Shown are 24 nucleotides from a PDB entry: RNA. Bound small molecules: GUANOSINE-5'-MONOPHOSPHATE (5GP). Method: X-ray crystallography, resolution 1.25 angstroms. The entry became public in 2016. Zhang et al. published it in ACS Cent Sci in 2016: "Unusual Base-Pairing Interactions in Monomer-Template Complexes". Ions in the entry include magnesium.

[PDB]
Order: sequence, then structure tokens, then C1' cells
RNA sequence: GACUUAAGUCGG
RNA sequence: GACUUAAGUCGG
Repeated sequence: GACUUAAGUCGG
Repeated sequence: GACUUAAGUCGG
């Protein structure tokens, strides 16, 4: 630093 | 669609 799985916030 | 959070993977 990216991604995966999950929860949330905001926007379409 | 962006971010945050929790675990985890990869790459430094």
C1' cells in the first nucleotide's frame, strides 16, 4: 500500500 | 460509489 470477508457511515 | 471499523492475505 492493495485486496478478501464482515459491520457501519455518507452519497448515487 | 467513497470512507471508517474488525479480522485476514499478498507486496514492501